[PDB]
RNA sequence: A
RNA sequence: GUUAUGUAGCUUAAAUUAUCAAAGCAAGGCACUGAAAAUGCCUAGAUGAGCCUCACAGCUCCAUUAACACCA
Numbered sequence: 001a
Numbered sequence: 002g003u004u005a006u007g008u009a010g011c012u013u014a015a016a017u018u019a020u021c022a023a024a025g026c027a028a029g030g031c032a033c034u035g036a037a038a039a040u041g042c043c044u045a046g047a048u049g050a051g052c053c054u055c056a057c058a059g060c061u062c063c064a065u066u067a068a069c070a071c072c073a
Stems, first nucleotide, its partner, number of pairs: 001065001002069004006064002012022001026041002049060001
């Protein structure tokens, strides 16, 4: 993420 | 030792009110297979609490991926  | 996505079965999406072509169910047409247009079928929007009303958000994790570190  | 830590930081930054999981869904119709797979892809995506839209700043709430959720969109679609396959997989699948049938009719629908010919002495039978396959595309197309279709009518119904499948959306836990994953995890507890709702401060409102949450894919919508501040935590707890279930996992997957990515980056730096497993130092004597």